[PDB]
The RNA has 24 modelled nucleotides. Crystallisation conditions: pH 5.60, VAPOR DIFFUSION, HANGING DROP. The structure was determined by X-ray diffraction at 2.64 A resolution and released in 1995. The PDB entry is titled "STRUCTURE OF AN RNA DOUBLE HELIX INCLUDING URACIL-URACIL BASE PAIRS IN AN INTERNAL LOOP". Primary citation: Baeyens et al., Nat.Struct.Biol. (1995), "Structure of an RNA double helix including uracil-uracil base pairs in an internal loop".

RNA sequence: GGACUUUGGUCC
RNA sequence: GGACUUUGGUCC
Numbered sequence: 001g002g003a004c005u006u007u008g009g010u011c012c
Numbered sequence: 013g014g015a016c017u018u019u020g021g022u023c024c
Stems, first nucleotide, its partner, number of pairs: 001024005008017005
Other pairs, nucleotide, nucleotide, family: 006019cWW007018cWW008018cWS
C1' cells in the first nucleotide's frame, strides 16, 4: 500500500 | 441501509 472487521466524524 | 475519511485487531 490492498482486503475483512470494528470505533468514531461529515453527508444522503 | 449506502459514500468519504478515520481508531484497534486479523490477513496479503